RNA sequence: GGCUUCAACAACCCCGUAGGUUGGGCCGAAAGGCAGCGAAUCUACUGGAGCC
Ligand code: N6E
Numbered sequence: 001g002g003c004u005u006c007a008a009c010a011a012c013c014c015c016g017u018a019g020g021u022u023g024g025g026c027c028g029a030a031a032g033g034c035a036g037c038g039a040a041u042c043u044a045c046u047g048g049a050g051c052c
Stems, first nucleotide, its partner, number of pairs: 001052007013038001014036001016045007023037001025034003
Other pairs, nucleotide, nucleotide, family: 007008cHS007009tHS024035cWW028030tHS028031tHS
C1' cells in the first nucleotide's frame, strides 16, 4: 500500500459515525414533508482483530 472481518464503548437486547441506492412506514388533496425504517445494500471515515 492492499485485503478480510468485527463494534467493546450503548439508559433490557440490538444498534461505531456520516451520507447514498432500492423498497417500506407515517403525515399530506397534492407538491412535498417526518423519523432508532430493528429492510437489503453501497461509499468513506472512527475504533478493534488478523492476513498478503
Ligand atoms: C474494541 C475497541 C473497537 C472493539 C472490541 C470489537 C471487536 C470485538 C468485538 C467483540 C478500544 N474498539 N472495537 N476497544 N474491543 N472491539 O471487533 O471483536 O467488539 O464483539 O462478542 O459482540 O462483544 O457483546 O460483549 O459479547 O455476547 O457475544 O455479543 P462481541 P460482547 P457477545

This is an experimental structure of RNA (Chains: A) with a sequence from Candidatus Koribacter versatilis Ellin345, with 52 nucleotides shown. The entry also models magnesium, bromide and sodium ions. Crystallisation conditions: 0.2 M Potassium Chloride, 0.1 M Mg Acetate, 0.05 M Sodium Cacodylate pH 7.2, 10% w/v Polyethylene Glycol 3350. Keywords: RNA structure; Riboswitch; X-ray crystallography, Non-coding RNA, RNA. Huang et al. published it in Rna in 2020: "Structure and ligand binding of the ADP-binding domain of the NAD+ riboswitch". It holds a match to the Rfam family "nadA riboswitch". Taxonomically the source falls in Candidatus Korobacter versatilis (Bacteria, Acidobacteriota, Candidatus Korobacteraceae, Candidatus Korobacter). The model includes bound N6-Methyladenosine 5'-triphosphate (N6E).